Primary citation: Ahmed et al., Sci Rep (2016), "Cryo-EM structure of the large subunit of the spinach chloroplast ribosome". Solved structure of RNA (23S rRNA, nucleotides 536 to 1282) from Spinacia oleracea, 743 nucleotides shown. Taxonomically the source falls in Spinacia (Eukaryota, Embryophyta, Spermatophyta, eudicotyledons). Rfam match: Bacterial large subunit ribosomal RNA. Method: cryo-EM, resolution 3.5 A. The entry became public in 2017. The entry has 29 different proteins, among them 50S ribosomal protein L17, 50S ribosomal protein L28 and 50S ribosomal protein L31. The PDB entry is titled "Structure of the large subunit of the chloro-ribosome".
[PDB]
Context: one part of a larger RNA, bound to proteins that are not shown
RNA sequence: CUCAAGCAGUGGGAGGGGGA
RNA sequence: ACCCUGACCGCGUGCCUGUUGAAGAAUGAGCCGGCGACUCAUAGGCAGUGGCUUGGUUAAGGGAACCCACCGGAGCCGUAGCGAAAGCGAGUCUUCAUAGGGCAAUUGUCACUGCUUAUGGACCCGAACCUGGGUGAUCUAUCCAUGACCAGGAUGAAGCUUGGGUGAAACUAAGUGGAGGUCCGAACCGACUGAUGUUGAAGAAUCAGCGGAUGAGUUGUGGUUAGGGGUGAAAUGCCACUCGAACCCAGAGCUAGCUGGUUCUCCCCGAAAUGCGUUGAGGCGCAGCAGUUGACUGGACAUCUAGGGGUAAAGCACUGUUUCGGUGCGGGCCGCGAGAGCGGUACCAAAUCGAGGCAAACUCUGAAUACUAGAUAUGACCUCCAAAUAACAGGGGUCAAGGUCGGCCAGUGAGACGAUGGGGGAUAAGCUUCAUCGUCGAGAGGGAAACAGCCCGGAUCACCAGCUAAGGCCCCUAAAUGACCGCUCAGUGAUAAAGGAGGUAGGGGUGCAGAGACAGCCAGGAGGUUUGCCUAGAAGCAGCCACCCUUGAAAGAGUGCGUAAUAGCUCACUGAUCGAGCGCUCUUGCGCCGAAGAUGAACGGGGCUAAGCGGUCUGCCGAAGCUGUGGGAUGUAAAAAAACAUCGGUAGGGGAGCGUUCCGUGUUAGGGAGAAACGCGUGCGUGAGCCGCGUUGGACGAAGCGGAAGCGAGAAUGUCGGC
Numbered sequence: 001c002u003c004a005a006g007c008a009g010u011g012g013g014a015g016g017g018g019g020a
Numbered sequence: 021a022c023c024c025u026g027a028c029c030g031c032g033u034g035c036c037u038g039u040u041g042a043a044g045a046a047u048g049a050g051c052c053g054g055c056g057a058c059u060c061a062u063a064g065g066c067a068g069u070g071g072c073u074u075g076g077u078u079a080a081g082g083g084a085a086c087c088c089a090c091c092g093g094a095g096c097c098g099u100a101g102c103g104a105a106a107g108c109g110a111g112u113c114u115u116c117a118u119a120g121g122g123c124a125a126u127u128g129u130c131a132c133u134g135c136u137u138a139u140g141g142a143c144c145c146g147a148a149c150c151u152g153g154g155u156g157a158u159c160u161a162u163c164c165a166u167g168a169c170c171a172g173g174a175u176g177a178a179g180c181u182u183g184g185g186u187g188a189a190a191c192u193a194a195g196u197g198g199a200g201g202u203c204c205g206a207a208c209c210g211a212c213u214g215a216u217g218u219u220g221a222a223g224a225a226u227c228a229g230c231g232g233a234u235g236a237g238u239u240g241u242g243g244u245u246a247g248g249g250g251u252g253a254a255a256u257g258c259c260a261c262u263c264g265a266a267c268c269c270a271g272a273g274c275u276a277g278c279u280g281g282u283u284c285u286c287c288c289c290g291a292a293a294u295g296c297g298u299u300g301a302g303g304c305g306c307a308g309c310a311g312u313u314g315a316c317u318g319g320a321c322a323u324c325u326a327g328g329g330g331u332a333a334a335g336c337a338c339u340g341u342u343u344c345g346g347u348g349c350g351g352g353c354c355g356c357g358a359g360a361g362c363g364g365u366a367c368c369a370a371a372u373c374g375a376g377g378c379a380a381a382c383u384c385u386g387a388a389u390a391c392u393a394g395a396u397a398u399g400a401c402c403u404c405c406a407a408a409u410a411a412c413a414g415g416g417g418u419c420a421a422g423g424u425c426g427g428c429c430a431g432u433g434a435g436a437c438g439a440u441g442g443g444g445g446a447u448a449a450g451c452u453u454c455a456u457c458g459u460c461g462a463g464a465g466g467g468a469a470a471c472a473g474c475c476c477g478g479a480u481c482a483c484c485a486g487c488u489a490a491g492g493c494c495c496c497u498a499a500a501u502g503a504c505c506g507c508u509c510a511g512u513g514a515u516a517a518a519g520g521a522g523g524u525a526g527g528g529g530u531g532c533a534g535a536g537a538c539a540g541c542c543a544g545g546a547g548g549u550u551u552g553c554c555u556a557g558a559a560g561c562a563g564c565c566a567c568c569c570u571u572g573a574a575a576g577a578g579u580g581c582g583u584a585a586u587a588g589c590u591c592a593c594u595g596a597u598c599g600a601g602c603g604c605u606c607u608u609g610c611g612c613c614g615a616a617g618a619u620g621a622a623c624g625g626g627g628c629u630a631a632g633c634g635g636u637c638u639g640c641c642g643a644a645g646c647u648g649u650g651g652g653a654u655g656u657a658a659a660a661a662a663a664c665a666u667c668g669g670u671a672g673g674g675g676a677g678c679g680u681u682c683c684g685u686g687u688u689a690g691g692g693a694g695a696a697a698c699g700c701g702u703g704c705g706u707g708a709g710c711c712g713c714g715u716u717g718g719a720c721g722a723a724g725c726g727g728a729a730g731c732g733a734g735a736a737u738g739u740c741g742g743c
Base pairs, nucleotide, nucleotide: 009031010030011029012028015025016024035048037046050743051742052741053740054739055738060140061139062138063137065135066134067133068132070130072128075097076096077095081091082090101108102107111123112122113121114120144280146278150271151270152269153268154267155266161245163243164242165241166240167239168238169237170235172204173203174202175200179196180195181194182193183192208232209231210230212229213228214227215226247263249259250258251257256265285676286675287674288673289672294307295306297304298303308432309431311428312427313426314425322396325393326392327391333385334383335382339379344374346372400418401417402416404414435460436459437458438457439456440455442453443452444451465476466475467474480651481650482649483648485647486646487645491641492640493639494626495625496624504635505634506633507632513628519613520612523610527606529604530603531602532601542595543594544593546570547569548568552564553563576591580589581588652667653666654665655664656663678732680729681728682727683726684725685724690720700712701711703710704709
């Protein structure tokens, strides 16, 4: 992660957790 | 502020080999870790470096081991060529000769380190095979010796004997007799049909059937025959699960112009797929096109002018074909007549003329480009000095750029498509073959929906900056559902023709439109005559000939139907009312039908009457292109810079580096407060990698300047182990 579509990474990064 | 996870959007068709071309549904690999590939020896050539030099060097061999200071000059290289040779010699051969020409008229060397060549297993893996030596008949194939075995039943021969017939048999029935590569059928041997089985229970079984079963039978124990040999009721079958020629060991790491594999970083340059020859064309040699190095160079690009060619186009002088008409020669035919004549034929044909074409192997002509050969300029920036103000010329310094010879060395040798001119084909192919260019190959990016070979364009890097090209602006996706002019009503807009059309906006010509039209209502619409023939009939209307005239507003020997044919019907034509726009014609633009396939709408989809196509004017989006800013790298070049000019890249070439095990400096510095494998540090580097940082264990070992290599791995249906 249970309306999903992808040689599965990448640039952008919602939300959250970490020593603050 | 950095690290974990990730809602959703966008972009992104594994990696290597190998191909013209792969994401490929071509190859290979299950994963992980290791082992695993251009090495050495000696020699030739070349480059870098060093030593020596009016020479360089030693080899074998000695040296108190091996290394070695020193010795060792034998030998080699550089000193003289020409000639087949004698020979001559700054010359010599060729020759009558200088004539003329060819070759000469000079040079180092040694070693270390790379490159490359040569011989060696020579980069690694891989054959079927060959030859020598030996081991094999427990399987199987014949044989030999010697043993063993073959249930049970059936049939019934020959012989022999009886009722018999013949000086002698010949044959008929009976009985006994027991033969048979005989009969049916277990053990046994073997294999035919079928199913099961086919990662089997079994490297040929099991089950149901099946053949032989006293024989050319089986089987036991010992033996025999052998590798180009044995044996073979013959299949080239069997020879110990291996056989068109065994098996093991050796030559042997055989050979393979054939397949696969070829490991760490960066930087610069970077091709070809053509010709020639080839027992040669999925090789190799030379050229052609890279690299790098040394000279001599001069350009390259644009412009212009010359020079030859016979292509495109044209042309019918040439050659070869080619239609229409003229001309007639000459010939055939009728015959007259026993010779050729005047002629005649809608007659066959040779030269010619007029008109008219056509042709890769036709040309009287003949371009554009291409080619060759000349002269003519100036490219990009600077710093300037003197300007009012520029410009440019005035210098100076750079930078950029062509070639022709060479040296050392490569790869390449079947390209593909597109454009053009062509051959072959069927003016078919994503076909084939050549010539000139482009892209791909070797090249990214944007447009093309996806999409090597089309368009723009060329990628050194960074940028959460901008301007544009090709292409585009309704949504999915950026940007005007922006302006005005037109045209389409088919969802055309995405695909194909001949043909058809009162579709539609226009144009080019044509006549008609109060001596009024095409609309319709109308009226009229003939005499000769039934035109002549043919035909049963032909009378406008089967067919054919004459095909006119009269009458008048107007009627064609009648437009169609029809009738046995006539008749009949109606057209053409003609006057009136209503009323003044209608025929004809070819083409332009956009459309319609013609235009139909097999999994499901296939054309990007949503859709749209403009968000379609034709035309012009404005704003914008749009790439890795250009700008702006900031780093890197090459040379140019020789030194701080700084300034330019470049920096895509496969095969391939050159430059600069890292790393690993080991050695010299060492029983180094450091180290049981602790050597290496794991990780935090985007610390650091262009990168291979380096510094630091930690742990239960815990023993060794850097750095720097150097040296050597069993030296760098995901690709070999590699290989060993674990999974």